[PDB]
Context: bound to proteins that are not shown
C1' cells in the first nucleotide's frame, strides 16, 4: 500500500501598568553553565 | 552510577501533521486539524 | 473557504 474495530465535556498563573492581547515585578515549567553530597 | 544548590535563556500546560509567515491600520504571523499533562465535571 | 483527521489489530 488495503481491510476490521474505534476515537466523554470544560479550563490551563497573580501583582501595578496603556505608545505596553506585546511592558516591569513575582511566580510556574524546561534548558544551558558553576559549586555541593551519596 | 545519581541526587542537593547558584545564575542566564526560553513558554506561559506542552507536543505533531498541514497551510503561510511577500497578510488592511503609524511595530507586533499566525491558523485548521490532531492528544497527551493537571484539576473539575 | 486554502492544505492535513488520530488509536489499536490483521495482512
Nucleotide at each position: 500500500a488495503a481491510a476490521a474495530a474505534g476515537g466523554g465535556c470544560u479550563u490551563c498563573u497573580g501583582u501595578c501598568g496603556u505608545g505596553a492581547g506585546u511592558g516591569g515585578c513575582a511566580c510556574a515549567c524546561g534548558u544551558a553553565g558553576g559549586g555541593c553530597a551519596a | 552510577u545519581u541526587g542537593c544548590u547558584c545564575u542566564g535563556c526560553g513558554u506561559g500546560c506542552g507536543g505533531a501533521a498541514u497551510c503561510g509567515a511577500c497578510a488592511u491600520c503609524a511595530a507586533g504571523a499566525g491558523a485548521u486539524u490532531u492528544c497527551g499533562g493537571a484539576a473539575g465535571c | 473557504a486554502u492544505a492535513u483527521c488520530c488509536u489499536u489489530u490483521u495482512u
Molecule: U11 snRNA; P120-5'SS
Organism: Homo sapiens